[PDB]
Context: bound to proteins that are not shown
RNA sequence: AUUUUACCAAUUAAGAAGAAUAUUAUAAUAAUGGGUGUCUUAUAUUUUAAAUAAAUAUUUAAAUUCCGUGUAGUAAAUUUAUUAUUUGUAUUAUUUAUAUAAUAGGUGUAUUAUAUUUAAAUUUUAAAUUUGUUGUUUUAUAUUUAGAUACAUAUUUAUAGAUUAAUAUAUUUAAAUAAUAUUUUAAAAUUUAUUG
RNA sequence: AAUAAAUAUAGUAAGAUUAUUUUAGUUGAAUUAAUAAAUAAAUAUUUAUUUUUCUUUGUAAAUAUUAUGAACAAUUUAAAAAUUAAUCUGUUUAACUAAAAUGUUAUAUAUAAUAAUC
RNA sequence: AGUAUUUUAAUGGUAUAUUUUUAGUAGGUAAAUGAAAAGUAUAAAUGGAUAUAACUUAAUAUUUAAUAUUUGUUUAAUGAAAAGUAUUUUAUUAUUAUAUUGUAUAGUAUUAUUAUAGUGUAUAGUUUUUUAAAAAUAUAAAAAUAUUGUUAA
RNA sequence: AACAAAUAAAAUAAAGUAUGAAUUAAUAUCAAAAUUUUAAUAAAAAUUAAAAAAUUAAAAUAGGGCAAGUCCUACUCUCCUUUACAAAGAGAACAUUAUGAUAUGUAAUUGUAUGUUUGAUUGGGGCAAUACUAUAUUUAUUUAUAUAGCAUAAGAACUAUAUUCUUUGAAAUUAUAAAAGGUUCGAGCAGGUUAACAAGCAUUAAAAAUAAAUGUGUUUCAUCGUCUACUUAUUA
RNA sequence: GUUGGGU
RNA sequence: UCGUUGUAAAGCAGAUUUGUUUAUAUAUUUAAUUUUUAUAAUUAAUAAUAAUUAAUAUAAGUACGCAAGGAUUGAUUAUUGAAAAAAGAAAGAAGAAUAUAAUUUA
Numbered sequence: 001a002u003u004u005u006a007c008c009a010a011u012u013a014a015g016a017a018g019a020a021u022a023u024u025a026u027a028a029u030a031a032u033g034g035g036u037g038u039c040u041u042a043u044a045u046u047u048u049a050a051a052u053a054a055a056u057a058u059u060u061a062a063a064u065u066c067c068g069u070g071u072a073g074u075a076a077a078u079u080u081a082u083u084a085u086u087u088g089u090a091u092u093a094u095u096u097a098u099a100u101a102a103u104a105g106g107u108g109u110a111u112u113a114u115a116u117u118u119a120a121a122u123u124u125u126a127a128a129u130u131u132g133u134u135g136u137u138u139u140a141u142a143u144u145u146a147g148a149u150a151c152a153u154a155u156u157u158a159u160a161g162a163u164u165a166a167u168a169u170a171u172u173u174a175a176a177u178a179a180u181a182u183u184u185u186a187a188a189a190u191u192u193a194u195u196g
Numbered sequence: 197a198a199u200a201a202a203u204a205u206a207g208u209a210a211g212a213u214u215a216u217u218u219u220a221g222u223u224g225a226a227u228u229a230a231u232a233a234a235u236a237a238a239u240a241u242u243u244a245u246u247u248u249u250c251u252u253u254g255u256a257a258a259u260a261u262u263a264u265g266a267a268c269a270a271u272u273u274a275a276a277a278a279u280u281a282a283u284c285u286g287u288u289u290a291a292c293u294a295a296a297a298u299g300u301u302a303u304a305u306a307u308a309a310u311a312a313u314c
Numbered sequence: 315a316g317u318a319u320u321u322u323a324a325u326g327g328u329a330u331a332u333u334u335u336u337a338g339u340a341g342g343u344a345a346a347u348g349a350a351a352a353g354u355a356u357a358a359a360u361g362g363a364u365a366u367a368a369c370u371u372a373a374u375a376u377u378u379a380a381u382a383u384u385u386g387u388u389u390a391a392u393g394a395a396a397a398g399u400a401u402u403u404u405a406u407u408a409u410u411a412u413a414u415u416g417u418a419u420a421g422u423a424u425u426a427u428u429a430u431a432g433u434g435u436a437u438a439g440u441u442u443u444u445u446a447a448a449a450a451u452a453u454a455a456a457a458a459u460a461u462u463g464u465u466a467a
Numbered sequence: 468a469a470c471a472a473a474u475a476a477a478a479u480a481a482a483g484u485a486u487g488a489a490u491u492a493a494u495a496u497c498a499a500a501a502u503u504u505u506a507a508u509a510a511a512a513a514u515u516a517a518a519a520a521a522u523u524a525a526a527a528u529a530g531g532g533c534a535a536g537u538c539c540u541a542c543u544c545u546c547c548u549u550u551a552c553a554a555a556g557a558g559a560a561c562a563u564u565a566u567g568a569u570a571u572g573u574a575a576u577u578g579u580a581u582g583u584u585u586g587a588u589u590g591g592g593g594c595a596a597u598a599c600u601a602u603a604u605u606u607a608u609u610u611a612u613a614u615a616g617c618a619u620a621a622g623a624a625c626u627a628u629a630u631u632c633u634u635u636g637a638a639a640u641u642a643u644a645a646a647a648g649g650u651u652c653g654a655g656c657a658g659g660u661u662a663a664c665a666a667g668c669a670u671u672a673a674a675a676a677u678a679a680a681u682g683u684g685u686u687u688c689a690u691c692g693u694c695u696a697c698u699u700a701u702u703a
Numbered sequence: 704g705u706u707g708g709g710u
Numbered sequence: 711u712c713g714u715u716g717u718a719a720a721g722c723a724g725a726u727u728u729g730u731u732u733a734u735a736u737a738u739u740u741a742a743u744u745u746u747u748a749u750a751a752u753u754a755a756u757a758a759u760a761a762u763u764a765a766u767a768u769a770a771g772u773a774c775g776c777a778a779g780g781a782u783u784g785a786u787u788a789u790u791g792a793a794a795a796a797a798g799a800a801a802g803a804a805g806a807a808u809a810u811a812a813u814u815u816a
Stems, first nucleotide, its partner, number of pairs: 005110002020096001022095001024093002027086001125140002128137001141375004162169001183212003188205001191201001193199001237262006244255001291339004308320003313315001397425006451480003461472005500515005520744006527738003538659003542655003546649003552582002561572003599616003668682004686718001688716002692712001696710005702704001774779001
Other pairs, nucleotide, nucleotide, family: 008106tWS010104tWS014015cWS016100tWH018099tWH023094cWW026091cWW035036cHS042044tSS056057tHS059071tWS068070tHS098373tSS107117cWW112518tWS124495cWH127138cWW129137cWW131264cSS134135tHS134506tSS134507cWH145371cWW147367tWS148212tWS148367tHH154176cSS164166tHS175176tSS186209tHS187208cWH190204cWW192200cWW194198cWW206208cSS211369tHS218345cWS221254cWS221256cWH225237cSS226236cSS243256cWW254255cHS276280tWS297298cWS312316cWW343344tHS348349cHS348366cWW352361tWS356358cWH377491cWW379489tHH381488tWH382487tHS384486cWW385484cWW403419cWH404418tWH405417tWH437439cWS444482tWH446807cWH454457cWH454476tWH456477tWS457475tWW459474cWW480481cHS499516tWS505509tWH510529tWS517518cHS535727cWW541656cWW545650cWW549646cWW551646cSS555579tWW556578tWH557577cWW559575tWS560574cWS583646cWH583647cWH587644tWS595638tHS604611cWW605610cWW606610cWW614615cHS643645tHS650652cHS660724tWS667683cWW674677tWS687717cWW687719tWS687721tSS693711cWW701705cWW717719cHS745804tWS769784cWH773780tHS775778tHS797798cSS802803cSS803805tHS
């Protein structure tokens, strides 16, 4: 005489009408093609035909038939009817935002094994495919949010045989008559039309 | 070649399919196209037989699915062989605290090695 | 050809010791089907019914990134200069001086397929772009090299 | 001397400024290296060993997707051909009507496109009236045919009637179901590359379907062998 | 060195 | 044409090739740099930069060889030293730029 080593840490309250004649079904009474900033005439503004379609049908038999792709009036003008903005925010249900951010100046170590502080000791991430189950194949940056449908059930009115190929035969005990549905994304170009 | 319809349909290629702490069976079998022959076996869900015995022993139904796939050689009316047989390898799987019996190496060749004479 | 010397492990002595023949605590049992007395509301100031997908959807941020390619305000002005067409944008132009109709400059895109070429061409510079290094790369119009091939003496 | 190519030396440019994406992204403050090993690069495990930090640049590793190529064999596909298989559609001829049209047909065996053309159990065997009790002849060694025996019959209720019967009539379908052939080139799939052939190989045919014989066998496969002159005469 | 046959 | 050897299958047609390479910014590994540091390396390069060489004119018209011809051989002529330079105050061009540490300078 100047003089504080290197490295090591954290997403939480949200300030504001920057949330609604809001989304989706629901109305069984109207209807000649809606176009406001529009607005002269129309030799230039015409779409029609007896079939399964903006009209949509309460059963399990038999029967044609080389996987039976199937059920008939319940009433004759009878009350299964294609409804809609307000004489209830029409009512009853259902759903809904992705703008806005000060945060800590140091707990582990300092010649190299990977969180639990007495120092070490431990490992290489999961889910699918590989059936000779691997060392083959493919995907995953993270945060938040969407994302996939076989009814675990049956209380008094109550009553349930079979069998021949068939004509037939029938001297054997039961029963909670209810149907509706059935993964998802994809592995392919033929279809039915229109415009060049 | 574009436009708008078709969850149209592919014996159907492939994948994804949201919910811990649980409470009971098999781990390589079965395989007969077709007149009067007792019966296929596995996996899974429900469900049923308390008889003897010295102890032990998951036996039977009604259901649903089933394509995970070897070629030779040897032996054999009993068992391979060393140039392989057989197995889908050896699959993960464990409440905490303690206890616990599991294989340390080498032996460096006596028909040897070390030496001499003829 | 005889001969000599040498330490010939064990004869299962190598037994004790080490990583899977046990108990105490937890704690139904012999391992694969969701939990809620709070909208199933009379309960209305301290109810967490709080339930969730490790490729497929929508949004946000991070890594790539001290990065890659770019780097432009009148400059070194250009080996050059006469227009038409369609948009965008519009403003009190003047004048000939008898209906209506679309205006000018400036940019932008285009010009084969004859409706743009003559007494002689806009200070025209954005498709023209900054700077006190090596490497990479580009330029063989970067020779004062080399190589090959062709022709000619 | 001129022309064209092409690189390797010199020279020229292409910021140290501000602006600023995109490919990619499972991940520990990621495992510097060598050895050994486990189911295919193993960056998966184990044993030695010890590998500092930042910036720039790299022909060396892994990444970026590849069960791929060559030879042969076999099959298939594609493509040609008609002759045999498709009710093709179309078209012709005929009937009805006139002798000029428009049509319907129960009329079509006319040539094409496009589909096909190697699972034959759709076979074969077996069964073969005359039951039962008996009789006769035959050829073989156990074949072969036939027939003598059956009409007629009224007690009940159990309203179950009680394992014993091979009798009513078949002894020779004269193959080809199905479409039929090439493929010069090419395309696809599979297999082996340690192929296939190996009591071998080549020629001649009395008879004329009477037989089959003869020869050659460096035999098989090879190891990188050699062989354009001998011989019969002629003389110089 | 010349001339005709077989291999 | 002749003929050695193996083999009686372990032998006989043909092929016996592969760099995501010149066709994406990555990790490991390498080549460097971290800017005057007054000052090398007794320690990693665990034998050696050639196996401490090494031919050569002169070695020798000479041993050896009747003759023809023909020696060993190591020094000056060559490549032979074998081998890693890790402490001081940092935003210009490390030039006041025409290679002078100001060549006079108003």